[PDB]
RNA sequence: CUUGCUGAAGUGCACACAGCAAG
RNA sequence: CUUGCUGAAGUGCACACAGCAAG
Numbered sequence: 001c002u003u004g005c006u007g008a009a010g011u012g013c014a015c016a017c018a019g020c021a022a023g
Numbered sequence: 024c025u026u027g028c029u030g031a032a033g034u035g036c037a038c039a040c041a042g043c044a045a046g
Base pairs, nucleotide, nucleotide: 001023002022003021004020005019006018007017010038011037012036013035014034015033024046025045026044027043028042029041030040
Other pairs, nucleotide, nucleotide, family: none
């Protein structure tokens, strides 16, 4: 860096941040 | 029943709930 997981604060889609996993 | 405002907990949109206005 990519993909993904987790980091309760009603739900859904999506971003961001952090840690971890795989490459 | 519908609409608007508010109810901070990183951010956007939509939904739900509660309180107030309105139709």